[PDB]
Context: one part of a larger RNA, bound to proteins that are not shown
RNA sequence: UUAAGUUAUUAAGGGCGCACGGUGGAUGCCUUGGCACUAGAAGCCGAUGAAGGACGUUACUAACGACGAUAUGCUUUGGGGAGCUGUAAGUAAGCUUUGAUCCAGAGAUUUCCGAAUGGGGAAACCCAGCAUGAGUUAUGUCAUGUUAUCGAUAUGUGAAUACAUAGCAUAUCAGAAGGCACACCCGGAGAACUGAAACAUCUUAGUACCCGGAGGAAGAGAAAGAAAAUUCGAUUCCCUUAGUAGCGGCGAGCGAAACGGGAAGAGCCCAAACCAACAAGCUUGCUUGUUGGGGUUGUAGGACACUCUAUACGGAGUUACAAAGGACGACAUUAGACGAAUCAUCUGGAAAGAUGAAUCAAAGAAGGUAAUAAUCCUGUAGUCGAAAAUGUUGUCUCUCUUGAGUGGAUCCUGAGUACGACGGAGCACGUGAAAUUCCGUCGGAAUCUGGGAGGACCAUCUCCUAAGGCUAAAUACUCUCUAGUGACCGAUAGUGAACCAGUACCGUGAGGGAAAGGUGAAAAGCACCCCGGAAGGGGAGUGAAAUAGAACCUGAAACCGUGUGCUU
Numbered sequence: 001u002u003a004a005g006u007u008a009u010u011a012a013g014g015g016c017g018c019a020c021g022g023u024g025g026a027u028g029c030c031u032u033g034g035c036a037c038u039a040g041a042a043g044c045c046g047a048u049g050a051a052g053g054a055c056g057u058u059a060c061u062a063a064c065g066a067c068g069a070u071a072u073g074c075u076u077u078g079g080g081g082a083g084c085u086g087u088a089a090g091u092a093a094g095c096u097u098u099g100a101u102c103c104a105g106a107g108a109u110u111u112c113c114g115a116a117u118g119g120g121g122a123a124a125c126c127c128a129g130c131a132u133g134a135g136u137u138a139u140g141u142c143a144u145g146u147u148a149u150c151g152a153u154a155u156g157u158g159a160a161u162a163c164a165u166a167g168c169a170u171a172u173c174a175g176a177a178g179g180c181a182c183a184c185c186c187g188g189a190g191a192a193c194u195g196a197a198a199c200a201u202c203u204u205a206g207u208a209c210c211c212g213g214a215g216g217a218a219g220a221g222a223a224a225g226a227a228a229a230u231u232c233g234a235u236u237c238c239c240u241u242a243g244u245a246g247c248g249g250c251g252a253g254c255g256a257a258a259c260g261g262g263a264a265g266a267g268c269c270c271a272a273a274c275c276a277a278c279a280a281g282c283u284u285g286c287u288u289g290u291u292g293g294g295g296u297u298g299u300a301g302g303a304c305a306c307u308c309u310a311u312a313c314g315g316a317g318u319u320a321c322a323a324a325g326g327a328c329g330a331c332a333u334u335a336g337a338c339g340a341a342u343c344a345u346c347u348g349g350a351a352a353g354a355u356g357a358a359u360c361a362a363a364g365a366a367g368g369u370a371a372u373a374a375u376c377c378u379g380u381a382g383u384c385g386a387a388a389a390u391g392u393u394g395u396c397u398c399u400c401u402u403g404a405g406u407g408g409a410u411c412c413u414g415a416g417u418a419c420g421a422c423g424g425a426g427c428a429c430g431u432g433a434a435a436u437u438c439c440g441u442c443g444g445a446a447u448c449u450g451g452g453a454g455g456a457c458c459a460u461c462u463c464c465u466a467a468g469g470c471u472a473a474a475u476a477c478u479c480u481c482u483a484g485u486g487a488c489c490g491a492u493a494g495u496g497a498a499c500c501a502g503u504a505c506c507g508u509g510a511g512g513g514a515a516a517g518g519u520g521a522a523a524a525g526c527a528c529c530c531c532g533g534a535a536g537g538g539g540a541g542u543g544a545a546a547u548a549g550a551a552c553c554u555g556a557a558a559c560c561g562u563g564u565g566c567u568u
Stems, first nucleotide, its partner, number of pairs: 013568010028553001029518002033489002035486007042478002044179002052113003055068003059091002063087002065072001074107006083095003118127003128147007149176002151173007184215001185213004195202001199249001225232002236263004246254002267470003270414001274293008298448001300413004304407005314401004325397010336384003342357005358375002360364001366378003419443007429455001450465005505512002525552001528539004
């Protein structure tokens, strides 16, 4: 040199590992807000104009709070004692020990809409009458008061139509209205999905929804009861009886009560008989009506007759039992006051931590303070305190008021009621043998020698005494206030809402309905320099930290980049 054969390097880009960043907002820590309860209080507001709103008020004023033309507040009485004119920084102008701000009681003011009520109206607006007043030469304009409807009570007037009855007009009324606490109560009216493995009886369920009426609770309530003994003695509520007895296409399912044990307890007033007064019918017989007295029940009571007892002695009372007040006192609520006891060093930005030595405790609950504090602050235990208003109470006062017995001659004791039939409903009970209880329709008693009930019905016995009314407590509930609690949440949780949320946003409307917390101990919140129009950044500085620099504690993952050891 040629030939044959072999093997690298390449990384446009990619892969794995690693480093450093970004985004993002998981996680931890935290809590300003929730959730579930306990105890005590309270349980309505409104024509004397509510609830809820609109619009305004500040030196500057967009919004929230507060307030109402006396507006970012006025007076007063108490508290308090150095600052103050809110959020909310700023600037300005001011206030305040001659006591501001602030806290509590009382008072004044309190625009417009709204039941909204002078009339109208598409709420927060418009348009009037009347009286009085302001102003103008006068009109125009303005101010204050008043003027809705219904109801009740008076007065006047008064139609068809005579008498007077509609009607009409006027006056008075703290008369009504409307709201709500998405609760509890009573009542009117009353579903369905559903269960029955289908479905009609049945169930869901007398539930939801609607409507009316409340009250602080309501409802119920002083036996025409429960029962079956030595009977009990209003009502309500808890336990138990008992998933029993029963009901039931005897299916699904529905489902007591009495007894016994407990909470709490409280009893009363009429109607009627009869009496007296008054008025009408005028027998001017004595019938009717009004007023007052009397009377209130099962052991039958009362009237009636008689006998005792007293004129408030006594007794009772505004919670029924009749209904208004007054004086004084006590306590409580609504502001507050006093209130023990620790120093040192180490670390650190900071000490409450550690270390050492002390102290108080009727106070070692709790929060705060530069990290974890009985002794630093606010407090806690304990003690004290009220000008004023409110509440609950006691005593006086006040008010009201007879209470028993005997007799059985007559009288009274709740009527279109009880009850029946038919149709429904309610009873745990579905019509059943269906008592007991209500509604509609029709029929319809008895009168104490009466009447009702004991689950058809009759007898006997026993217990009650309907057809009038009232009544506290024990029970239910929580929009709210005060003080507390939690092997309840801790920012996708807990309220829908920790935050300017029933907002933003969506819808014609009813209605639906979010997201969104964290600088730091202190704002000390980065003077000044540099690049840039700014944004943004690099220094410098503050800070323990800026790698805490404004949705600023921590800062995961997905995802996006830069560099690179190995590799393709």
The depositors describe the entry as "Staphylococcus aureus 70S ribosome with elongation factor G locked with fusidic acid cyclopentane with a tRNA in pe/E chimeric state". The RNA (23S ribosomal RNA, nucleotides 3 to 570) from Staphylococcus aureus subsp. aureus NCTC 8325 has 568 modelled nucleotides. An Rfam search finds the family "Bacterial large subunit ribosomal RNA" in it. Its family is annotated with structural constituent of ribosome and ribosome in the Gene Ontology. For this family Rfam cites "Crystal structure of the ribosome at 5.5 A resolution" (Yusupov et al., Science, 2001). The entry is indexed under RIBOSOME, fusidic acid, EF-G, antibiotic.